């Protein structure tokens, strides 16, 4: 690349999170992170 994983916190986002610092990411069957 993708198996455990329909994983787990968490909801309606002044915050949470990735970034290669240009910018990018997601809502109840989330974004994340871990583990082969």
């Nucleotide at each position: 690349g993708c198996g455990g994983a329909g994983a787990a916190u968490g909801u309606u986002a002044u915050g949470g999170c990735c970034u290669u610092c240009g910018g990018g990411c997601a809502g109840a069957g989330a974004a994340a992170a871990c583990c082969g």

An RNA with a sequence from Escherichia coli: 36 nucleotides with solved positions. The depositors describe the entry as "TetR in complex with the TetR-binding RNA-aptamer K2". Crystallisation conditions: 15 % (v/v) pentaerythritol propoxylate (5/4 PO/OH), 0.2 M NaCl, pH 6.0, 0.1 M MES-NaOH. The organism belongs to Escherichia, within Bacteria. Method: X-ray crystallography, resolution 2.9 angstroms. The entry became public in 2020.